[PDB]
RNA sequence: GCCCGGAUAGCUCAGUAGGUAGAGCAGGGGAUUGAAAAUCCCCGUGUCCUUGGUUCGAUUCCGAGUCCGGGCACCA
Repeated sequence: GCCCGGAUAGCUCAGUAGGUAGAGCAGGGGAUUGAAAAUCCCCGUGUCCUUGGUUCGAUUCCGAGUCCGGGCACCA
């Protein structure tokens, strides 16, 4: 420089035929303990990477971008 992709709860990752957004680990507060772990119970979520479009309506579709990954960048 090219094509392949991937951006989603604080952290690691699922889903979306266009109209609710899941979990595991953390986080809040209780329970247990002489007191911390472990364990048990009850909670809480973002604005689905940015941007402009197509739509009654976009995390989902589509232009292009910004970040990260993978492959190529060859013969002279």

Solved structure of RNA (tRNA(PHE)) from Escherichia coli, 76 nucleotides shown.
It was solved by cryo-EM to 2.42 A.
The depositors describe the entry as "Cfr-modified Escherichia coli stalled ribosome with antibiotic radezolid".
The organism belongs to Escherichia, within Bacteria.
The reconstruction used 276,799 particles.
Among the 50 different proteins in the entry, which are not shown, are 30S ribosomal protein S21, 50S ribosomal protein L15 and 50S ribosomal protein L30.
Ions in the entry include magnesium and zinc.
The 2022 paper behind the entry is "Structural basis for context-specific inhibition of translation by oxazolidinone antibiotics".
An Rfam search finds the family "tRNA" in it. By type it is a transfer RNA. About the family: Transfer RNA (tRNA) molecules are approximately 80 nucleotides in length.